Context: one part of a larger RNA, bound to proteins that are not shown
RNA sequence: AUGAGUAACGAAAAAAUGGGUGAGAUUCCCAUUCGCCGAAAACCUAAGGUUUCCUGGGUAAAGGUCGUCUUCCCAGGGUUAGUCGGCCCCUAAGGCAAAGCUGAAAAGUGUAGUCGAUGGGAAACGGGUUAAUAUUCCCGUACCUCUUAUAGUUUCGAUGGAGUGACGCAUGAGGUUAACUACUGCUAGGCGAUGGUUGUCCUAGUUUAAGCAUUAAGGCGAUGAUCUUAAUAGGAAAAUCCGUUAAGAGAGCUAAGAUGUGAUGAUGAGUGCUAUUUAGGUAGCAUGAAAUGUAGGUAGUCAAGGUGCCAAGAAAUAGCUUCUAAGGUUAGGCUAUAAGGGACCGUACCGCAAACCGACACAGGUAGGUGGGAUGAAAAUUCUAAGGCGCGCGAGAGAAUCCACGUUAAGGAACUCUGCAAAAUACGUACGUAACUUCGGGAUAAGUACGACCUAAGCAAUUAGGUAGCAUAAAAAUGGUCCAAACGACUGUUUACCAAAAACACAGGUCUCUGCAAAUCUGUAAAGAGAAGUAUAGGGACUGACACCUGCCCGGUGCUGGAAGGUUAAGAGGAGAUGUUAGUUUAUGCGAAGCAUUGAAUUUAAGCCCCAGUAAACGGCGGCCGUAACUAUAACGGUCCUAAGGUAGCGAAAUUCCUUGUCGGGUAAGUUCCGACCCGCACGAAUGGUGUAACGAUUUGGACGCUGUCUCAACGUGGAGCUCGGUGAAAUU
Numbered sequence: 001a002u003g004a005g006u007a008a009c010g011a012a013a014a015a016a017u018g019g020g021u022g023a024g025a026u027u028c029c030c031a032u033u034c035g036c037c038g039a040a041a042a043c044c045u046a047a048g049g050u051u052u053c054c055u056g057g058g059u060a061a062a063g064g065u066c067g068u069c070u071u072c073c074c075a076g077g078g079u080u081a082g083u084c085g086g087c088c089c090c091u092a093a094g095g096c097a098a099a100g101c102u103g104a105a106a107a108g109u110g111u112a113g114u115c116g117a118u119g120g121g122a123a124a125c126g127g128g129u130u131a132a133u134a135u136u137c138c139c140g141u142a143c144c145u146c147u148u149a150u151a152g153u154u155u156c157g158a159u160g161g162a163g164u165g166a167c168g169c170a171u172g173a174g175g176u177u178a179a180c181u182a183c184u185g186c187u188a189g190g191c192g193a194u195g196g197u198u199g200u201c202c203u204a205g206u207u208u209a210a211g212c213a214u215u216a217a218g219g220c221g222a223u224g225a226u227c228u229u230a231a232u233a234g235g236a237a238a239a240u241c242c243g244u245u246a247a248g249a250g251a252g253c254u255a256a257g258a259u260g261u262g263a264u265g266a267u268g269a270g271u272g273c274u275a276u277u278u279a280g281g282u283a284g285c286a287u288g289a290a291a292u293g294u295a296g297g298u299a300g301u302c303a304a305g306g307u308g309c310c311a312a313g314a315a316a317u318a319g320c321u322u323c324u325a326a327g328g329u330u331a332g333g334c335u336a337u338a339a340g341g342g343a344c345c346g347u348a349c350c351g352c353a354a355a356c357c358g359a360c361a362c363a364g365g366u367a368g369g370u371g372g373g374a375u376g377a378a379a380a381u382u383c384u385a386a387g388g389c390g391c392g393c394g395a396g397a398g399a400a401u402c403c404a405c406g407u408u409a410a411g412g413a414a415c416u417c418u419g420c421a422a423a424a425u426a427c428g429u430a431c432g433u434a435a436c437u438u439c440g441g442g443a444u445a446a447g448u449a450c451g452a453c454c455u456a457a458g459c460a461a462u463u464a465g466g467u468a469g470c471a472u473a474a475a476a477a478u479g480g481u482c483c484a485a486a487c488g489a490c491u492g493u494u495u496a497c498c499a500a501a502a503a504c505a506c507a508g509g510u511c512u513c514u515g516c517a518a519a520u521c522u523g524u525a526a527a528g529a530g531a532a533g534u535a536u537a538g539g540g541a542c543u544g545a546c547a548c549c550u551g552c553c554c555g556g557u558g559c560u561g562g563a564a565g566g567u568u569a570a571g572a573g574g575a576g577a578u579g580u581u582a583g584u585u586u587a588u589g590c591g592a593a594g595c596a597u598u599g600a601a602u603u604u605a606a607g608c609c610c611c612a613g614u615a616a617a618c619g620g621c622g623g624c625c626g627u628a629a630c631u632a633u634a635a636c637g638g639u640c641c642u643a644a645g646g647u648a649g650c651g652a653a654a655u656u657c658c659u660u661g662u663c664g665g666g667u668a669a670g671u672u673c674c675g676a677c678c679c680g681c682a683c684g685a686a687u688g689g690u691g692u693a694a695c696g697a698u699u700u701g702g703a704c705g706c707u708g709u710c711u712c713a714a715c716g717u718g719g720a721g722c723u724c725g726g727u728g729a730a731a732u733u
Base pairs, nucleotide, nucleotide: 001733008727009726015033016032017031018030019029020028034390035389036388037387042370043369044368045367048350049349052348053077054076055075056074057073058072062070063069082143083142084346085345086344088121089120090119094115095114096113100109101108102107124141125140126139127138128137145341146340147339149337150336151335152334153333156327160323161322163320164319168309169308170307171306174302175301176300180296182294183293184291185206186205187204188203189202190201191199207266208265211261212260213259214258215257218254219253220252230245270287271286272285273284274283275282276281310313356365357364372384373383374382393725394724395723396722401720402719403718404717405716406715407714410711411710414709419706427451428450429449430448431447436441438545452467453466454465455464456463457462468472480704481703482702483701485699486698487696488695492504493503508543509542510541511540512539513538514537520529521528522527546691547690548689549688551621552620553619556618557617558614559613560612561611562610565609566608567607571603572602576598577597578596579595580594583590584589622640623639624638625637626636649683650680661677662676663675664674665673
C1' cells in the first nucleotide's frame, strides 16, 4: 500500500442556557438550573510514586474529537518539629556468627554475642495565617527529658540478681459519653410574585481542646495491698526477690467520666464600608458569647472488668521499681528552685485513582480510622445533607439486525438433552405443622389469616368502630414447595486461565514399626527435625460418622522368626605345576638355592535354597454329568482339579454384552425412573458389604404453583447499527 476513510473512540450517572476570555469555544472560566454518588464516586492517614504540588507563560508532540485547557511542556517558587513518623533503647519470627564440630575447595552446622517490627518504650493541644507547608510557623496555654549552679541533704555505683512489664476465646448486664433529633428559650434573616400566613410561622446558628485542681460511676478489694522484723542450701551476694514460715501490725489500689479553670480568649450563623459583578455573590477590612439548657441516646471508653469454657492462650538484657560486688563517702543520688540544651532523617502532592499495581488517561486490585438525616431489627433497601462529580468524540435520524429489558389475549412445559432461562415465592405478628429419627432434628415443614388512614381502648403488641382505593408486608430489598432414588455421613478442600464433583480432607476403626545417642526424614558428614516429647507417645499404611457385620484360602509374591544341612566372596592355607640357572649330566635331560608367575584339598558370614507363622499383607475364591406321583427345574449323587473354590448381604446395579430381558406402578402413549424376578457376559464383605436420621450451588424421576420455554409471535424501552463532522485500526493480500 491493501482492507478503508471501514470497525472502533473504553461501561445505559445527563446535560442546558447566558456572559467572559480568545485569531479561533458543544469541550476552558464564571453564573443560574438539571442529574449522579452519598458504609461514597465524601473526608484523613499507609503501602507506593517522586515534583506530578503553587504561580506565570506555551500548544511540535502526547489527550482516542476540539482546546485559550490539562497530571503535557518551559521558568521560578514551595516541604521549618524536644512532643507526629523514624533514629535510639528492647526483644519475636529469622539472619549472621569468635570458639567447638564436620567437609576435595567454595563452605555446612553451631554456643557466647549482634542485628532484625508487623510489637513493647519520656513528653501538646486548640485556633489563626500563605498562591502553595503546619500537633512543625504564629497566638493562647501546657508537658517531658537532661547540663550547670544554688539550698536541704545520705547512701550512691554492672554488661549481675529480682519484681513489674505480661497478654486467650465466647458472652451478657451495667456506669458514663462526643456525634445525632425531640422540645423550651436566645440570636440573625424572612413574612413570601398564587388561595391562607406578626405567629405558636419559616430557615439557620446556638461552638470551643490539651493540661491543671477538685471528686469518683464501677471494678478489684478484708481468704490480705502496701509495708515492720527473725531465720536463709542462690549462684557475684545481697537490707530486694526469697512469698518459702512464724507473728499481726495493717485497706487501700485502680478507674472512664462530671464540675471549675483553661476561655473578658478564640471561633462564630450574621451584620455592617470599600471596590467588582454575569444584577446573582465574592474579594478584603471592621464588627458580632446568640445555652458551655433539659430529656433521649449510640461507638467508644470503664474493660488487660465481671462471669463461664478448654483449644490453656509472646519475648525483653528495654521502660518502671528494687538489691548489691569491684568500688565510692560532693563521689554521688533525691526533693525542689531559677537559668538553657534538643539530637539526625522524613514532612510538597496523589493515595478507591488520568499521579500506586495491571505495557494505557484500562469497566480490575489497594491496609486502617471517621460512616450525617429519614425508613428500618440493622453498616439491609430507597431518598437525601456536607462534600465530590456528570465517566475526555459529538450531532442528527430512528430501517433491518445484534445485546440487554418492560408488558400481553387464550392455553400453561405442548419448548427442550434437562422447567436452561424467566416468572413465581419473599417481611412482621398469630394459628397450625407429618412420615421418619441417632430424640438433637425434620421445621421457616406443608397450609392459612391479619397489616393503610382517622378516632377510641391498650404499657406495648394488638382489639373495636369509622373512612378511602383495583390493589393497604401498596415502592425497593427480602425462601418456591413437595414425593422418590443413586453417591458421599456432615462444616470444609481442589484442577489460578473450559472439569467444584460421586474426587480430596474429616472425626472414628484396624494392622504394623519405634525403649530414647527411638523409629522416621534431609545430607558425604557433622548436625537438625522428631522433642526441650517418652508406648494413654511418635511414624507409616489402608478404610472412612453412625447401625448390623466383616466368611474361605499361606500354594504364588512380600514381611516376621528359625539354622540342621545344600551352595557361596574376600581373608588364611600353600598339594602341585611353570619360567630362570650355580651345578650335575659325555650333553640334552635333570636341575639345589634365590627371585618370580600360579594354584587344588582344607577352612570360613550374610544371602539363596530350606523349615514355620502371618491375609484389616500384595493377592485368589472352579467345572462337567445324572436325578422327584405331568411339564419344568434339581434339595441330592457321581467325577476331575486346585492353596481354597464366593458365606452373609445385594443383584439388568455409577457394574447386564445379548437388552428397549420379564412382570408390576406411574403416563392417553415412558429405550429414562420406581418396585421385584435371577439366566450375576464381567456384585461381594476394611482396594470394605448392606442400610441409614440430618446435610448437598452434586446426579436422576415425578407432582403442585408459576410463567413468551412453546402454539406464535407482536409492540415499546436503553446502548450499538444507519447519516453527517473530527480522530482513526485490524487480521489478510
Shown are 733 nucleotides from a PDB entry: RNA (23S ribosomal RNA, nucleotides 1339 to 2071) from Borreliella burgdorferi B31. Primary citation: Sharma et al., Nat Commun (2023), "The structure of a hibernating ribosome in a Lyme disease pathogen". Rfam match: Bacterial large subunit ribosomal RNA. A reference for the family is Cannone et al. (2002), "The comparative RNA web (CRW) site: an online database of comparative sequence and structure information for ribosomal, intron, and other RNAs", BMC Bioinformatics. The family is grouped with related families in Rfam's "LSU clan". Released in 2023, the model rests on electron microscopy data to a resolution of 2.86 A. The entry also models zinc ions.